[PDB]
Context: one part of a larger RNA, bound to proteins that are not shown
RNA sequence: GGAAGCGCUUGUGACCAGACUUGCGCCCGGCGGAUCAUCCGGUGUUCUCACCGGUGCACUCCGCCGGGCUCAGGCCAGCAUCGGUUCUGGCGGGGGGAUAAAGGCCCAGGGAAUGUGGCUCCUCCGGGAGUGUUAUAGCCCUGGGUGUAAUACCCUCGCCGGGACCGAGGACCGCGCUCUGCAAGGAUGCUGGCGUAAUGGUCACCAGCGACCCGUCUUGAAACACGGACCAAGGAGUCAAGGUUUUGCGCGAGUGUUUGGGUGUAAAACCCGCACGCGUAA
RNA sequence: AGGUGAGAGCUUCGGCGCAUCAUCGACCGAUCCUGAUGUAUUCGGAUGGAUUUGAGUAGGAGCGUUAAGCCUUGGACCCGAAAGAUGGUGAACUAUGCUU
RNA sequence: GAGCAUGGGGGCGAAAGACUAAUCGAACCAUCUAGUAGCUGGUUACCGCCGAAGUUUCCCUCAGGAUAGCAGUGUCGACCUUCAGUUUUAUGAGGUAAAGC
RNA sequence: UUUAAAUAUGUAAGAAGCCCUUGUUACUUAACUGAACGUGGGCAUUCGAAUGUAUCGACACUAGUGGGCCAUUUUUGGUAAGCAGAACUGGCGAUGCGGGAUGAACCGAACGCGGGGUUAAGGUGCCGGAGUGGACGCUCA
RNA sequence: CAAAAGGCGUUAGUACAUCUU
RNA sequence: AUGUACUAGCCCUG
RNA sequence: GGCGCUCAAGCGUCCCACCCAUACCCCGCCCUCAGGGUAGAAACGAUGCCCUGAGGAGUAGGCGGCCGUGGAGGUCAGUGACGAAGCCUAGGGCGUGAGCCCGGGUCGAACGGCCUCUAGUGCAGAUCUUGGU
Numbered sequence: 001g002g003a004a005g006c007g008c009u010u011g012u013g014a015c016c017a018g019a020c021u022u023g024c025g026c027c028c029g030g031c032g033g034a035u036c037a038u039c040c041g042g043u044g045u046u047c048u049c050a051c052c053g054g055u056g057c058a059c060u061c062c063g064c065c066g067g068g069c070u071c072a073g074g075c076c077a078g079c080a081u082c083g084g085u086u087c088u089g090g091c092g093g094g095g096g097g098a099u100a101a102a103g104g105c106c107c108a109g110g111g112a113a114u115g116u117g118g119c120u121c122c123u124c125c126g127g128g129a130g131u132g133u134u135a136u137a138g139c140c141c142u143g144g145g146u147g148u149a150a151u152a153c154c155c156u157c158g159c160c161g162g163g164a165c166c167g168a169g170g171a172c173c174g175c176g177c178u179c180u181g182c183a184a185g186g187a188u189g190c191u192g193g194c195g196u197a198a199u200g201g202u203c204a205c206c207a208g209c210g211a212c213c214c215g216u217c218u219u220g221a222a223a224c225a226c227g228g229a230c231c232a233a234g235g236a237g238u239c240a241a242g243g244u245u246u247u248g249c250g251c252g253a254g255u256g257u258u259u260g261g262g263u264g265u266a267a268a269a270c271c272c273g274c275a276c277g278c279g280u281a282a
Numbered sequence: 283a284g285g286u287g288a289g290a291g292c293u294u295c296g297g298c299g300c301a302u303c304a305u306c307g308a309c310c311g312a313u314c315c316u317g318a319u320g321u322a323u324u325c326g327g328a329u330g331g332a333u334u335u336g337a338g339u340a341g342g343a344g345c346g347u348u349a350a351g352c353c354u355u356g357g358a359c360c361c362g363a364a365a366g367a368u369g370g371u372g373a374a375c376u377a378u379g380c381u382u
Numbered sequence: 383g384a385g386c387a388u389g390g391g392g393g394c395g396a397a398a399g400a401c402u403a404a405u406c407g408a409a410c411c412a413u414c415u416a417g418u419a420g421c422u423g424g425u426u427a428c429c430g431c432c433g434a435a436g437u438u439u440c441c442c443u444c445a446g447g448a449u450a451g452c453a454g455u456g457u458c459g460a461c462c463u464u465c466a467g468u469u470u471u472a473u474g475a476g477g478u479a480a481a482g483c
Numbered sequence: 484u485u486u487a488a489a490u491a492u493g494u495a496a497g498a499a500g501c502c503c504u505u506g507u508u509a510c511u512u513a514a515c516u517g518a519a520c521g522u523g524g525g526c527a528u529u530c531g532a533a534u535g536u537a538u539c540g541a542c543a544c545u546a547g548u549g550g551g552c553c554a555u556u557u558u559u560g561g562u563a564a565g566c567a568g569a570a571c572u573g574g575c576g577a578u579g580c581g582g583g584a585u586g587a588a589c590c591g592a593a594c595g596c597g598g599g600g601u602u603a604a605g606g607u608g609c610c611g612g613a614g615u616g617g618a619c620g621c622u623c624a
Numbered sequence: 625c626a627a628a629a630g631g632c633g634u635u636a637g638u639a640c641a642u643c644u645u
Numbered sequence: 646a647u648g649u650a651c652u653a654g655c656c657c658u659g
Numbered sequence: 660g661g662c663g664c665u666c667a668a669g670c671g672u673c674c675c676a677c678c679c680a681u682a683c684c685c686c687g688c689c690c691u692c693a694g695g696g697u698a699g700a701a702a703c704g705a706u707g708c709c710c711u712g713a714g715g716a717g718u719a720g721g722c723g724g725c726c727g728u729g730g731a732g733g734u735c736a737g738u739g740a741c742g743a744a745g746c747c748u749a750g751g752g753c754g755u756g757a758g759c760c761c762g763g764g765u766c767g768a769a770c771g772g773c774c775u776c777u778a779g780u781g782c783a784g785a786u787c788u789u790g791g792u
Stems, first nucleotide, its partner, number of pairs: 006210004011205007023071001025069010036056002039054006074194008082167015104146008118131005176182002213228004229792006237425001239356008248347004254278003260272003284306005291298002308339002310336003313332001315331001320325001359424002362421001366414006375391002377388006394407003428724005439448003451548002453545008465535002468533002470496005476490001478488001501525003505521004510517001551575004556570005580591003595688007605678003608662003614675001616674006629658003634654009689715009726781001728778008737770002745765004750761004
Other pairs, nucleotide, nucleotide, family: 010206cWW018197tSS018198tHS019194tWS019195tWH019197tHS034057tWH036059cWS045048cWW057059cHS097152tWH100151tWH101150tWH102149tWH103147cWW112138cWW113133tWH113134cWH115116cHS116135cWH117132tHS134137cWH168186tHS169186tWS175184cWS182183tSS217224cWW218222tWH219221tHS220587cHS235782tWS235785tHS236424tWS236782tWH238358tWS247348cWW252343tSS253279tWS253342tHS263269tWS264268tHS272273cHS277345tWS280342cHS289301tHS290299tHS293295cWW314331cWW315330cWW316329cWW317327tSS317328tHS318327tHS321324cWW327328cHS361422cWW363418tWH364417tWH365415cWW389390cHS393408cWW397405cWW427725cWW428756cSS433719tHS434547tSS434718tWH435548tSS435577tHH437450cWW437451cWS438449cWW442444cWH442446cWW461538cWS462464cWS464536cWW475491cWW477489tWH481486cWS497531tWS498527tWS498531cWH502523cWW504522cWW508509tSS511516cWW537713tWS546720cSS555571cWW561565tHS562564tHS576577cWH579593tWS583588tHS591603cSS602679tHS602680tWH604679tWW606613tSS607613cSS612678cSS615668cHH621654tSS622667tWW623665tWS624665tWW627659tHS642647cWW663668tWS667669cHS703704cSS717718cHS725757tWS727780cWS739768tWS740768tWS742767tSS742768tHS743767tHS743769tSS744766tWS754756tHS754757tHS783784cHS
């Protein structure tokens, strides 16, 4: 098993590599050299600085050896305390409306049925029907007290908790504050792990998502047309003369030696006699 | 080589004022009319103005060279017509008629 | 001896999807010459910055020109004074209801 | 036609400005009646609205397009109906990203390389991250 | 397509008529 | 409690 | 769209919470542009260094820097038979990138860095040329 190829991200296997190159500083004893000695001699110099030779260890300074002590060390985690950003839970208040509306408990007036009790009648386990204003329950409307009531909704002042991502910079300088130092112009502290492997690379394969013909040349469209079997090497705005614009440079009302002559270490370099080109002036 | 106004810069804080622009002037040439001394006696342009002009002057900016870009002409970025010309090479076989 | 012609008779090639018959034509070599015209195809490292157009005016062969715009590098003069695809204020210009005479 | 207005659309909004006074002119008119050149004033610490401020102005060389396409809106002519033409704006020719199960339409949004947070257009039964979420109706194709 | 179209399918709203006579 | 015609949904055919 | 859906996973309105773009906010880094600082000199080539802000698409086109190849002048008292150049390489690095450095193997005679100068200087196409397959 008509797959697969390219992009992002892991995983598995194989092979390869191998992290901070891993050190400085004090104290004590001994040994040895000096830049130590107002030591001697010599050399060179920039003329006060260097270098040799010989002396020694009173002082000083370096090494070496033998002991003792301290510090600093690369990377990755974890926690604590912070800073920045952010997500999300809880809590204490304040203000506003009709100083919420309601609502509870009271006071007062009114009204009514999807009629409570009562009364009457009846299809007699019986429950129904009618009556009228709370009576053996209760409603609705208005005014008032509690009342600056409670609560919702909206606005707002703060406090506490849980989590994520990030740590840019590198003496001090500033603004500050809760001022013996701080959370105030950017992350430190503590603990652990790391060499028969920390951590990477390459290839192969599996997996999730994405995309899946290049150059030219048209089109509203490339789903047009042309070219493409593959690989190596070759392969296409160059050079002259003449215009023009700008930059650099020398000289300057002038400028340009190089047709030619002189010279030479000889196609170089160096020098310039008269003209000539352009320009200025006439 | 002129004035005025802006204007960078300077300043004894009084003022100077680059370059450049604008506005009015100045001078050169031109043509027009106006028409002097004069005139050779039929020639003259002086003076005054232009509502005119110029690539006009008004205190030089060019020459040489290096580098880059563009244009013209050459093979002209590379490859790719049909043609046209010059000079050469070839133009096989068969029968018949004509000419020199 | 040579030339001319019947360009005759044969032969070569062409084309119709292919073949046959019939139809039309006739060379090759080197140089000028890297001829010229149109029109195709191609045109070679990386990164950074800025980035467009089919539109105004004027000419004349067709075979199209120039210009204005939009853009990139530089360059020079004043100092956000000024400017502005905006609103507002004042004032033109347009139609469509209402509305007046 | 006067009325009050939609909608887009011209002009002006100081010192570079005003008004009037007084002279001249080559212009004009009965005449400074005007126009131009000259005089006078005032406000430079609200200089005479708002908002913006990465302000401009001017040269060279050097490009590429200079003749197109689509959509809207307006407008014009016309067809049996079509359709055709201009101008304006946006865009394309020269654009990636999220959506539109798909797209040359449309919707959002325009782009250095990464971490985190929040979204838009669209979605939250599975493929597919996100609700078989809540309220009220209707329908069985 | 499509019409003041056919529905004794369902729901929502309006206008007229009867009713202890 | 009804019985006649419309309006709006939205579906059967259209 | 498929699966499928019918007190919907359909239609109309309302309400709450959630999902993700290269969009917006915070942070880091790169580059460009801009503003400021820098001398009896700086604790770094004033063509250096330091501080701050904003911005990042792109065809035709325009400009700047940088990389690489052949050769020439100067220089590194440059590398090299104790192994130059070339080539191969399921290795270690640097740069955004063209590219540059090293290790392992092969190999056997010359080569490179820097500053300038110079050009027959950078290929995937051309029914490209030649060769090989």